[PDB]
Context: one part of a larger RNA, bound to proteins that are not shown
RNA sequence: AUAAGUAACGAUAAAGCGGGUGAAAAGCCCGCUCGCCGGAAGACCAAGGGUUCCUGUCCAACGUUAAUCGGGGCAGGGUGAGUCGACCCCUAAGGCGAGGCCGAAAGGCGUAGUCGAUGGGAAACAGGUUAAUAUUCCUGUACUUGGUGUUACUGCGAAGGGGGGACGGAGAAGGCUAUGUUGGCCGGGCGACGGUUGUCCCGGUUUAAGCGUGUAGGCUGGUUUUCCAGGCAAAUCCGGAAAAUCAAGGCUGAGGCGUGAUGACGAGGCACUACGGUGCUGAAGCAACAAAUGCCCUGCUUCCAGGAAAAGCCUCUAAGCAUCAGGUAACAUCAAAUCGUACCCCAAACCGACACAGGUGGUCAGGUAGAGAAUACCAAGGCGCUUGAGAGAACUCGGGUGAAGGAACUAGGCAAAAUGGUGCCGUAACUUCGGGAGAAGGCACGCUGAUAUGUAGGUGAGGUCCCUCGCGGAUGGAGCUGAAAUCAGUCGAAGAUACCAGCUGGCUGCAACUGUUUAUUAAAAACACAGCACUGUGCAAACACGAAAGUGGACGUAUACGGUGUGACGCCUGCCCGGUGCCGGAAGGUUAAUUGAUGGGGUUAGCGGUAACGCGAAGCUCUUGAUCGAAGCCCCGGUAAACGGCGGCCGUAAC
RNA sequence: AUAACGGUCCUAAGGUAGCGAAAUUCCUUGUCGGGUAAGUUCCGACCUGCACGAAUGGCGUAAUGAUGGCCAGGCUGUCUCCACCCGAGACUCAGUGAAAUU
Repeated sequence: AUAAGUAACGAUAAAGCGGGUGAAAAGCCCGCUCGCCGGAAGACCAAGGGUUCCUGUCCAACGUUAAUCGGGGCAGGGUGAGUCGACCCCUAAGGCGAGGCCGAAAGGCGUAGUCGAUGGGAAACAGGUUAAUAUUCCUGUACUUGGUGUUACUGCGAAGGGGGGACGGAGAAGGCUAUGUUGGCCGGGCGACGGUUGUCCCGGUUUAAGCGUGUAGGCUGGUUUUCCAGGCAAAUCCGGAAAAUCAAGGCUGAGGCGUGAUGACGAGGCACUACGGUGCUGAAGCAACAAAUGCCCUGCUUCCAGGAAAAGCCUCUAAGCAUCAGGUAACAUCAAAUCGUACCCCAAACCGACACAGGUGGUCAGGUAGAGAAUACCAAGGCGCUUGAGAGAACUCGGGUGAAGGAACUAGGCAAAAUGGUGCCGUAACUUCGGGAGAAGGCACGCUGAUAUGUAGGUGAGGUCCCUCGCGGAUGGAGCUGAAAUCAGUCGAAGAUACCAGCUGGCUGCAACUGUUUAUUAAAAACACAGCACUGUGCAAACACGAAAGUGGACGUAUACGGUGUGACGCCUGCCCGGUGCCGGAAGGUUAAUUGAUGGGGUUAGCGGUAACGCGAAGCUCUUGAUCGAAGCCCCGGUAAACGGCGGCCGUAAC
Repeated sequence: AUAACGGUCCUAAGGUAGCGAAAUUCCUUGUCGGGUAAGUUCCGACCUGCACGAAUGGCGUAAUGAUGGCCAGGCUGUCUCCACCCGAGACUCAGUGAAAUU
C1' cells in the first nucleotide's frame, strides 16, 4: 500500500439556555436551571511519584473531536518549625561481625560488639493571613529539655543490683464526651396562586492548648523497729523472718467546673469594587433531651492456646571523691542545629505500554427512614465520566409487560420467574440429645381518636431535711423524652406497599464436620483434619540443612520428638510369613583388602663339553598363591494397621 | 429344581463378618417391585460379585456441603409461539481515524 474514509472515539450520571472572550465556542469563563455521588465519585495522610502546585502567555505536536481550555510548550513565582516528621536515644525478626572455630581457594558460622522499625523514648494551641506555605508566618495565650551563673540546703558516685517500662483472646456493664435534636434567645421575614401576626417561616446560637480543682470509677492496708545462707562485691534498695501500733493512708482516673476570654469568632448590616472581592461594625452566644465503634479502660470479669525486647524514668550502693567535685530547689540568662514541608494519593500525577471500567495500607463519619458503616433520598463537599448531531429498519446488547397453557423446553428448569421483614400461634421422621428448625403451615401489620390534653419506662430542676460542708446523701417531683398494647373509627385493589429482603418439601451416592487446592478452562468424591495404629528415637536422641564448624529437632527428654499409613463417631477389623522387605541368630559353607608358604621361569660366579653347547649356588628379578581374614550371602527363626495374597473339577435329597 | 453332604487335585492360605448390577456388573436397558400415559436415569430388592471386602480399612451414621443422581409443590417467555415497549449500538451527517490478510 490494501482492507477503508470501514471499525472505533473507553462505563447509558444528562443535559438546556442566556451572556463573555475569540479568527472560530456543544466542550473554556460567568449565570440560571437540570441531573449524578455523598461509609463517596467528599476531606486528610503514609507509600510511590517528583514541580504535576500558582500566575502570565502560546495552540505546532500531545489531548481518541474542536479547543480560546489542559496534568501540553515557554517564562516567572511558590515549600519559613525548639514543640509535626526525619535525624537522634533504645531495642525485635534479621544482618554484619575484632579475636575465634571451620573450610582446596572463593568462602561458612559465630563471640565481644555493631547495625536494623513495622514497636518503647521531651514539649503548642486557638484565631488571622497568600495567587500559591502554614500546629512552620502574624496576633493572643502556652509548654519541654539542656548548658551556664548566683542563692540556700546537702553524700555524691556505675559498665554493677532492684523497680518500672511491660504487653493475650473474648465478654459485660456503668460513667462520659464527640455529635445530633428540640426549646429558649437574638437578627431578619409577612410571601408571584387560596391562606399565612402565628402553636408561622429563615438563619445564628462558636470558643483551644495551658494552668487550677479533683469527681464517676480502678488498684493497693498503712507506719515504725529488730534480724537474715537470696539479688556474683556492697547496699539504707528489692526479697525473706519476727514484733509494736493505727486503721484509713497512698497510687491512678475520664468527664465536669473555674480560668484562658473586658479577648477571639459571629447572622447580618454599612461603604467601595479593578464587579474577582475588599474595608468598617457587629446581636444572641443559653438549656433540656438523645448519644457512639471515641474516652475512663494498659481497667473489670472470664478463658486457655498462657500472651516482645532494650533504653528513657525511679531507686541502691562499689571503686573513688571529701568544708572539692557532685546532688536538690528557686531565680536569671543562653541554646534547641540539620534535613523534609509545594502538589496528586481508591488516582489523568502511584502499580497496570494508554488521560486504561482493574489494584492500592491508615484516619474522619452530618440529616430522614432503618438493627445497621445495608439500602433509599439528601447535607457539607464534589461531579455530568474530552467526539457530537439526527433517525427511530433487520440484527445484537441491557431491561419492562404479556392472552390461554405451565417444564410440553433442555444433557440438565441453564436462564428467568418466585420466596423474602417483625411479633405471635405452630412444627414430623430421624438424632451423636446439641440438633433437625426460620422445618413445614398460618394469623396481625397503614392512618386517626381514646384509654393517657403523652401511658409504662428513662432522665431529672427548684424546694425541704441531714451532714464527718462537698463535684455530698435522702426526699421531692417541675420540665424534657417516650415505647408497646387494647378499644373505636377510617382510606385504598393492595399498609413488611418503594429500596431492601430465605423458595419449600421427599428418596439416594460420596466426604464426618469448619478449613485447603490446579494465580489464568478442574473447588471436587482430591488435600488437610481431630481420632487410630505401626515404627524409629535414652539425648552429643532419631532425623534434617551442611565437605566442616555448627544450626534446627529443643533451652524439649519417651504423657517427648520424627517417619509412615488410616481418617469424626458407632459396630468392627477374619485366614496366609511360601515371595519381597524389616527384626533376631551365628554352629557351618562361601568370601575383600592384607599376609606371602610352595612350585616354576630370567639373569650368571662357577662346573663341564672337540664343538654343538649343556648344568648351575648366591643375589637381584618375573610369576604362582599355602596360611590368616569381617560384614554380606547361603542357612535357622520371627513379623501383615509391613509390600502383598486370600482356588479348580466331578457327584449327591421323595416329582 | 437346587445341593445342607461326598470324592479328588493343588496352595503360603483358599475371601470370614458385612455389603453387593455398586463412584466397582462386561454380558446389560439383567430380573422382580415402586414411581410415570409412557422411566437405558432414580428408589427398593434378588445374587448369575466379567472384576466388593475389612486401617493403600469393611459396613453404618445425626449434622454439615456454591458436591453427584432422582421426584414433587410453588413459579414462570425455558417452551407451544412469539407480540409490543424502554434504553445502548447498528443506519445518516460533521470531526478524528485502526486491524488481521494480500
Background: Solved structure of RNA (23S rRNA, nucleotides 1264 to 2021) from Escherichia coli B, 757 nucleotides shown. The PDB entry is titled "Principles of ion binding to RNA inferred from the analysis of a 1.55 Angstrom resolution bacterial ribosome structure - Part I: Mg2+". The structure was determined by electron microscopy at 1.55 angstrom resolution and released in 2025. The sample was in a buffer at pH 7.4. The 2025 paper behind the entry is "Principles of ion binding to RNA inferred from the analysis of a 1.55 angstrom resolution bacterial ribosome structure - Part I: Mg2". It holds a match to the Rfam family "Bacterial large subunit ribosomal RNA". The source organism's lineage runs through Bacteria, Pseudomonadati, Gammaproteobacteria, Escherichia and Escherichia coli.